[PDB]
Context: one part of a larger RNA, bound to proteins that are not shown
Molecule: 23S ribosomal RNA, nucleotides 1292 to 2015
Organism: Lactococcus lactis subsp. cremoris MG1363
RNA sequence: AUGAGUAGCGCAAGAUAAGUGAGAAUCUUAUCCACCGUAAGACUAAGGUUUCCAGGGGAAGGCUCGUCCGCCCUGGGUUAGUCGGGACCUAAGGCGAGGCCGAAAGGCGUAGUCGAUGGACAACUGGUUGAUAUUCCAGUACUAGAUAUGAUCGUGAUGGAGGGACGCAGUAGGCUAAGAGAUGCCAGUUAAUGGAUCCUGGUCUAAGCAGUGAGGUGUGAGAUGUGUCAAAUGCAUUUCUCUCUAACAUUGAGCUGUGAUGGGGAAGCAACUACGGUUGCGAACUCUCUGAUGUCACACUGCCAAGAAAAGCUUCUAGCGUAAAGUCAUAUCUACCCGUACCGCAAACCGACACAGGUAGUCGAGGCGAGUAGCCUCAGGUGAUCGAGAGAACUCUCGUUAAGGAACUCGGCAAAAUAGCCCCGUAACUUCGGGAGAAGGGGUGCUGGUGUAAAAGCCAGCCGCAGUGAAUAGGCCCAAGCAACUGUUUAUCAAAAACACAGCUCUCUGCUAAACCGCAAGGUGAUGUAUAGGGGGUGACGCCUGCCCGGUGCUGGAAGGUUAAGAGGAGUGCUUAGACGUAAGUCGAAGGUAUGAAUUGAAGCCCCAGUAAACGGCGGCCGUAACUAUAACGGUCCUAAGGUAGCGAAAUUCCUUGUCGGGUAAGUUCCGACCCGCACGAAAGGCGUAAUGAUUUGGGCACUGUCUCAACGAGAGACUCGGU
Numbered sequence: 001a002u003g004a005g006u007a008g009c010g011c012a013a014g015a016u017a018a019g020u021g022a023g024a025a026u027c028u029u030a031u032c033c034a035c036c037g038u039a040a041g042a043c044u045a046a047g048g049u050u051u052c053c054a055g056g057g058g059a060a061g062g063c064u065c066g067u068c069c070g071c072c073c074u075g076g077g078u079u080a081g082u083c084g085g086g087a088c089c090u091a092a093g094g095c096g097a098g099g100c101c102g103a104a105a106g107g108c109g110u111a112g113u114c115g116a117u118g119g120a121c122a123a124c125u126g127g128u129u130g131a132u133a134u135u136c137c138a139g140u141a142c143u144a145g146a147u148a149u150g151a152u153c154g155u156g157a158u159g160g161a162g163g164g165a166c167g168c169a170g171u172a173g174g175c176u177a178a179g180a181g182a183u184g185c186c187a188g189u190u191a192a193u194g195g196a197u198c199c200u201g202g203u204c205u206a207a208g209c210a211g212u213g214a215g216g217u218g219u220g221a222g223a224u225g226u227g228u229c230a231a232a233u234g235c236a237u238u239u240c241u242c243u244c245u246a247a248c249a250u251u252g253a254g255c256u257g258u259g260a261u262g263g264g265g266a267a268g269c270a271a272c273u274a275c276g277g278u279u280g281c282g283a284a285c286u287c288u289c290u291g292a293u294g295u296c297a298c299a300c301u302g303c304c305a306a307g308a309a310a311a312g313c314u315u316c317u318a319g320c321g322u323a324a325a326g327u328c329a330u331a332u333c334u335a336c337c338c339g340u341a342c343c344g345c346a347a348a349c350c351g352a353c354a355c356a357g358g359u360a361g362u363c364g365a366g367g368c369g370a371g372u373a374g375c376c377u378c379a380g381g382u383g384a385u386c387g388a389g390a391g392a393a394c395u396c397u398c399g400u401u402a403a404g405g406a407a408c409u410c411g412g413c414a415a416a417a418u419a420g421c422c423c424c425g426u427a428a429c430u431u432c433g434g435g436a437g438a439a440g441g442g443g444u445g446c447u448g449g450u451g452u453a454a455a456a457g458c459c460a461g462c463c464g465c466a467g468u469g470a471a472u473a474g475g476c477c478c479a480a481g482c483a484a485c486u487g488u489u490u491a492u493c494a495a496a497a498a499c500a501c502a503g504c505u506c507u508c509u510g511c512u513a514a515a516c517c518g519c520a521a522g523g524u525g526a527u528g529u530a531u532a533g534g535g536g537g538u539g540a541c542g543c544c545u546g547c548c549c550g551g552u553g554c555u556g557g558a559a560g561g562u563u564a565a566g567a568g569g570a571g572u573g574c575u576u577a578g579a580c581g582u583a584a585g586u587c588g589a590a591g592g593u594a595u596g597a598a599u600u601g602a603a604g605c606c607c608c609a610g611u612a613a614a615c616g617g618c619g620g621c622c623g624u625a626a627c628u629a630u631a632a633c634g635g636u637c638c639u640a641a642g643g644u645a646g647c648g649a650a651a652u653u654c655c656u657u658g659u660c661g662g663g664u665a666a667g668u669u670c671c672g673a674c675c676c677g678c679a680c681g682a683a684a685g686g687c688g689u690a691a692u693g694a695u696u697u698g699g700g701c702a703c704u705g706u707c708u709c710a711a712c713g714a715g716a717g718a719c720u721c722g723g724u
Base pairs, nucleotide, nucleotide: 008724009723014032015031016030017029018028019027033383034382035381036380041363042362043361047343048342051341052076053075054074055073056072057071061069062068081142082141083339084338085337086336088119089118091117093114094113095112099108100107101106124139125138126137127136143335144334145333146332159316160315161314162313167303168302169301170300173296174295175294178290179289180288181287182286204263208258209257210256211255212254214251215250218248222239223238227235228234264285268281269280270279271278272277304307349358350357366376367375368374386722387721388720394717395716396715397714398713399712400711401710403708404707407706412703420444421443422442423441424440429434431540445462446461447460448459449458450457463467475701476700477699478698479697480696481695482693483692487499488498503538504537505536506535507534508533509532515524516523517522541688542687543686544685546618547617548616551615552614553611554610555609556608557607560606561605562604566600567599571595572594573593574592575590578587579586619637620636621635622634623633646680647677649656658674659673660672661671662670
Other pairs, nucleotide, nucleotide, family: 005006cHS008063tWS010353tWW013014cSS020024tWH021023tHS021067cHS025026cHH035040tWS037039cHS037379tHS039041tHS039364tSS039379tWH044360tWS044361cWS046344tHS046346tWW050078tWW058069tHH060071tWS064385tHS066067tSS069070tSS070347tHS080339tWH080340tWH089310cSS090116tWH092115tHS096111tHS097110tWH101520cSS102519cWS116118tHS118308tWS119310tWS120312tSS123140cWW128133tWH128136cWW129130tHS129131tWS133136tWH135340tWW150324cWS150328tWW152326cWS153325tWS153326tSS154320cWS154322cWS154325tWS156319tWS157159tHS157230cWW157317tWH159230cHS160234tSS164311tHS166309tWH169298tWH171299cWW172297tWW175295cWW176292tWH177291tWS183202cWW184201cSS184202cWS185283cSS186267tSS188197cWW188198cWW195196cHH201202cWS204205cWS204262cWW205260tWH207259tWS211254tWW212253tWW213252tHS213296tWS216249cWW218219tSS218246tHS219247tWS220241cWW220242cWW225226cWS225227cHS227236cWW228235cWW232316cSS242243cWW246247cHS246248tWS252253cSS259260cWS261262tHS265283tHS265284tHS267282tHS272275tWS273275tWS273276tWS273278tWS275277cWS293372tWH304306cHS321323tHS322325tHS324328tWW327328cWS342348tHS344346cWS346349tWH346359tWH351355tWS365377cWW366377cWW369373tWS374471cSS393718tHS400712cWW402709cWW405407cHS406408tHS406414cWW406704tWH409411tHS412415tWS412704cWW419437cWS425439tHS426438tHS427436tHH428435tWS428436tWH430433tWS431689cHS434690tSS450451tWS451456tWS451457tWS452453cHS482497cSS489496tWH497651tWS501539tWS502539tHS509513cSS510529tSS510530tWH511528tWW513526tHH513533tWS514525tHS514533tWS518520tHS518521tHS540689tHS544682tWS545683cWH548640cSS549611tHS549614tWH558559cHS563603tHS565601tHS568598tHS569596tSS569597tHS570596tHS572595cWW573592tWW574591cWW576589tHS577588tHS580585cWS588590cHS596597cHS612615cHS612616tWS617641tWS624633cWW625630tWH631632cHS638642tWW639640tHS639641tHS643681tWS644682tWH645681tHS648675tWS650652tHS650677tWS652680cWS654678tWH663667tWS664667tHS667669tWS689690cHS705707tHS705709cWS705710tWS
C1' cells in the first nucleotide's frame, strides 16, 4: 500500500450574549446552570526537576480545531540565628586501622567511624507581589556568642551517678479548637397572593510575668558506708529518730490579666489610576449551648506477647592561676552552609501517553444523620477535551411487566427480595460461650395537648397508595460430607478439603551444645541451658490406636568370618667376584634392582538382640447344622504375622443406575439402613464432633422476566454528516 475514510477520538453537561482576532465551539469576560464537596477542597512527604509567572509567537505537540496552553522564544521569579538537615548523639546497618583466617582478590572483626525514619532545641502575629514568605518588613521576643564590665578562689570530667528512656488496651473527667443559637453591628421593608425580616457581624501571636485544671511523687534526718575500678559532699542500700499532713521536693491543659489599644474587619464611602482597579477612610468585636479521638497524658486504671539507643542536661570531685578561667550586671553587634518556586490523589510523580492504575501522612462544613455511610447545598475548586444530527436494527449498561413460577440449565447462575431503628419473641444441639439479628411478629407520618426537656409513653384529631415515603443497610430454613475456626494460598487462572495453626506423638542434643552456615576463621543456635534447642509425624475437643522384629533401616553388643592403609620381612630373579673347559651353562661371593610369602594390622560389613504413633505388611483353600442361607465351628497350606476396634456404596465398590426404604407423580444424582468391603481402615491418624465456611450437594420456603414468550422505553457505540 491494504483494511480505510472504517474502528477509535481514552469513564462527567454546560448554556447564551458580548469581546478577541483573520480566522472561534473548544480563547477571554459577563450571566445563569451543573458537578464534587471524609473531596473532584488545603497542605504536605517522596517524586518531578523550572514544568511557575510576565510578555510575545503558533514549525511541530495538544488525540480534532485553536488567537489558548505544562507547546515554543524572551525575561524574571524561590530570601531564615529560630523553618528541615549539617556544623549534636545514635539504632537497624555499613565501613573497619589494629587482629583473625584464607591460592589471590578476599571475607570476618576490637577500637573507632559515619549512617534518621528516632532523641536532643529559640519566633510569632500582621502586611506584602506577577510570583517570596514563620524567610521581605511593623510589633514583640527568646537562644547562643562576642567585645566593651563591680567576680573572686570557681569551675566543677570521657570518671561516678542520676536523667532522658519508651508495651498495649480501656474508662473517666479537665480545658479548648470547632460548630449551633440568640445579643450586638451594618446594609436593604423586598413588590407578583400575602407582608415583613435579611445576611457578614463573631479580634489577637507566642515568648514573658504571675498563678492556677490538676497530676504524679513520696518525703526526709542521722549513723556504719560497704562502695561508687582513683576520689567525692553526688548516688543505692547496713542500721535506726521519725513521719509519712504530704509540708516539701516535681511536673502541669487551659484560663486570668498582662503581653497587645494590633490593625484586622463589611455594607460601603469618597478620591483618582483605566475608574478596571488602586489609594485613603470607616461597625460592633457580646453571651448561651454542644464541645472532640485535640489537650493533660500512657496521667490513671487494667492486662500480658512484659515492652530502643546514646547524647544534649544535672550532681560529685580528680583539676582549678584558682591571678576576672570562672562569674553577673553593663553596653552594642553577631549568629554559619545547604533546602526554600510550583504540582503533588497528580496533564509535571511512578504506569511508553494530557492513561479508567498506584501513591505518604495531617485537617476535613452544616442539615438530618450513631456515624468520616448516604443525600443536597458550605468554604473551596471544577465543566476534564471532537461534535452535531437522527432516533435504525443490533451490542452493552439501566427501568418496567400480565398470569405463572424454576418447570431454563449440569446447576434459582445472575437479577429479585428482605434488611435501619426500637420493642416482643426465639427451636435444635452444645465443647454450655454460643446458637441468634434464629425464625416469626409488631411499630415507625404529622397536628395540638401532657411529659418530656432528663424521658418514652399518652390522648384525641389530621391525614395519607405508601409513613427508616426516597437514599444507604442480611434472603431464609432442613440435612450431609470435608475441614475445626480466625490466618495463609499461586500477583500475569485455580482460595480450597491445600498450607499453616495451637494440640498430640516420637526421636536427637548435657554445652566452647546438637544442629546449621561458612575453605577456614568467624557466627547462629541463645548472654540458651533437656519445660530448652533440632528433626519426623498428625493436626482442637471425645473415643481409640490392634497384631507381626521375617526383611530393611536404626540402636547396642561383641564370639568368630571378612578386614584397607601401614608395618613387616622369608624368599625369588638379574648384574658379575672368582671358579666353571672354551661356545659353556653354570655356582652365582659382593652389589643394587624388581619382587617382598608369612606375620602384625582397625573401623565397617557378614553375626546376635532389640527396634513397628521406625520403614513396612497385616493370607488363602476345603468340609460341616435340624428347608438352608451361610457355616459359630473344623480340616488344610503358608507366614514373621494373618485387618483389631470402628466405618462402609465412603472424596474408597466401573465391579452394578448393588439392594431396600424414605425425599420425589415423576428420582442413575440425595438421605437412611443394609455391608457381596476388587480395593475401607487405624497416627500416610480411624470413627465421632456443636459453633465456625465466598465449601460441595440434596431438599424446601421466600421472591421472581431465568423462561411460556416475549414486549416496552433511557443512555453509549453503531449508523448520517463535518473534523480527525